[PDB]
RNA sequence: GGUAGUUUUGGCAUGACUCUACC
Numbered sequence: 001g002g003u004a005g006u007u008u009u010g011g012c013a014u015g016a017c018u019c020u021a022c023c
Base pairs, nucleotide, nucleotide: 001023002022003021004020005019008016009015
Other pairs, nucleotide, nucleotide, family: 006018cWW007017cWW010012tSS012015cWW
């Protein structure tokens, strides 16, 4: 730089967001 997984948030909704890996 590029992908795949994992949290947190409620006034929120179907969004936002925290972590773990791979390439």
The depositors describe the entry as "Solution structure of microRNA 20b pre-element". The RNA has 23 modelled nucleotides. The 2016 paper behind the entry is "Rbfox proteins regulate microRNA biogenesis by sequence-specific binding to their precursors and target downstream Dicer". The structure was determined by solution NMR and released in 2016.